[PDB]
Context: bound to proteins that are not shown
RNA sequence: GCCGCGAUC
DNA sequence: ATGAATGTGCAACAGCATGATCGCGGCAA
DNA sequence: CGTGCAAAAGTCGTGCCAGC
DNA sequence: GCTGGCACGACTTTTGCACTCG
DNA sequence: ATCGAATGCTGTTGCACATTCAT
Numbered sequence: 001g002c003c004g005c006g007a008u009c
Numbered sequence: 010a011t012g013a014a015t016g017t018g019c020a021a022c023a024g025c026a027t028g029a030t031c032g033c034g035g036c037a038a
Numbered sequence: 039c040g041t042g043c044a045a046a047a048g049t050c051g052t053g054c055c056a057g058c
Numbered sequence: 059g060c061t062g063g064c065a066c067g068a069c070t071t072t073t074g075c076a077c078t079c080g
Numbered sequence: 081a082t083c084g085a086a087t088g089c090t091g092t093t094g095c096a097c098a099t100t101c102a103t
Base pairs, nucleotide, nucleotide: 002035003034004033005032006031007030008029009028010103011102012101013100014099015098016097017096018095019094020093021092022091023090024089025088040077041076042075043074044073045072046071047070048069049068050067051066052065053064054063055062056061057060058059
Other pairs, nucleotide, nucleotide, family: none
């Protein structure tokens, strides 16, 4: 300064 | 009977589609 | 990236005086 | 007498520089 | 090359065609 992935209500 | 202007209809392009948290990596010209 | 020279600046081997 | 930080004449480094082909 | 091509939903602008009026 993000991108993917997973999760909660 | 034919040309032109107008209105209508169709196709392509632009914007937009909830909020707040937590945890792991990978990542230039 | 590169480029070669001026132009400047920094550096190194060398000699210096001042303190113990 | 012995020892340890200051300047000078070459060497050596850097940078403008703006100039291209690629 | 090497790519991803697969969300509706709506609103807007431009262009082509059908229609109607004038001569």
Notes:
An RNA from Klebsiella oxytoca, together with DNA: 103 nucleotides with solved positions. The structure was determined by cryo-EM at 3.8 A resolution and released in 2024. The work is reported in "Structural basis of sigma 54 displacement and promoter escape in bacterial transcription" (Gao et al., Proc.Natl.Acad.Sci.USA, 2024).